[PDB]
An RNA with a sequence from Homo sapiens, together with DNA: 104 nucleotides with solved positions. Among the 19 different proteins in the entry, which are not shown, are DET1- and DDB1-associated protein 1, UV-stimulated scaffold protein A and DNA excision repair protein ERCC-8. The work is reported in "STK19 drives transcription-coupled repair by stimulating repair complex stability, RNA Pol II ubiquitylation, and TFIIH recruitment" (Ramadhin et al., Mol.Cell, 2024). Keywords: Transcription-coupled DNA repair, TRANSCRIPTION. The entry also models zinc and magnesium ions. Entry title: Structure of Pol II-TC-NER-STK19 complex. Released in 2024, the model rests on cryo-EM data to a resolution of 3.4 angstroms.

Context: bound to proteins that are not shown
DNA sequence: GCTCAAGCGCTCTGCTCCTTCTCCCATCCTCTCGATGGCTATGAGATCAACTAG
DNA sequence: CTAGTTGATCTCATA
DNA sequence: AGGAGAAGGAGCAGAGCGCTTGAGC
């Protein structure tokens, strides 16, 4: 750097 | 007994129902956590096209 | 035009 | 504890018609 997930802000 | 009918099965939509299939689901922004990621050798034959001389 | 040499390049080989 | 819609196919349902008789006046 890629994917995925989670937590969040308006 | 001579023609209109009565049917008749076959085909053509067609009409609705049921089933199946593809797409679609606001915008922008921040951060972390995890997963991932490949790394046989060494030698043998054989061809071929380019230098390096002839 | 001819040999000899040097890399590329490929192929095939044992677990 | 998807949905709305579009597309295909099934099955039955009836209309029509060429046909094949077919039998009454």
């Nucleotide at each position: 750097a890629u994917c995925g997930a989670g937590a969040g802000g308006a």